[PDB]
Context: bound to proteins that are not shown
RNA sequence: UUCAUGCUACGCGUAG
RNA sequence: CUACGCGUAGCAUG
Numbered sequence: 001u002u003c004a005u006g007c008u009a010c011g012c013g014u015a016g
Numbered sequence: 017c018u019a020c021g022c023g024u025a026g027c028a029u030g
Base pairs, nucleotide, nucleotide: 003030004029005028006027007026008025009024010023011022012021013020014019015018016017
Other pairs, nucleotide, nucleotide, family: none
C1' cells in the first nucleotide's frame, strides 16, 4: 500500500 | 428453487 470499473469465491437481508 | 442488494477476500483492467 490510492481512485474508479468489472468478474469470481465465500456468509447474510428482500421479493417471487 | 430463483434473482436482486449487503459484508469480506481475491483477480484483472485503467